Released in 2023, the model rests on X-ray diffraction data to a resolution of 2.85 angstrom. The RNA has 49 modelled nucleotides. Ions in the entry include potassium. Primary citation: Passalacqua et al., Nat Commun (2023), "Co-crystal structures of the fluorogenic aptamer Beetroot show that close homology may not predict similar RNA architecture". Crystals were grown from: 2.4 M Ammonium sulfate, 5% 2-propanol.
[PDB]
RNA sequence: GCGCCGGUUAGGCAGUGGUGGGUGGUGUGGAGGAGUAGCUGUCCGGCGC
Ligand code: 747
Numbered sequence: 001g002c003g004c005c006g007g008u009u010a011g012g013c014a015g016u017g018g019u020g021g022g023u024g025g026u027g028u029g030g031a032g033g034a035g036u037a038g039c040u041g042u043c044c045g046g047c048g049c
Base pairs, nucleotide, nucleotide: 001049002048003047004046005045006044007043012042013041014040015039016038026037
Other pairs, nucleotide, nucleotide, family: 010026cSS017022tWH017026tWH017034cWS018022cWH018035cWH020024cWH020032cWH021025cWH021033cWH022027cWH024029cWH025030cWH027035cWH029031tHS029032cWH030033cWH
C1' cells in the first nucleotide's frame, strides 16, 4: 500500500433514506419496495499478502 476481523440496537464514530418514510421499528414484521436489505468514510486493536 491492498485485503480481512473485531468494536457490537443490521449500531466504535461519521455520512448516506425505496416517488413511502427512519420522529412507525434497525428490525423476535422481513414477509411487499435500493431484503441475501445495507453500503460508504474514518478510528483503534489486531490477522494476512
Ligand atoms: F439511518 C440510515 C440513514 O440515515 C439508514 C440508511 C440510510 C440512511 F440515509 C439505510 C439504508 C439501507 C440504503 N440506505 O438499508 N439501504 C439499502 C440505500 N442504498 O443502498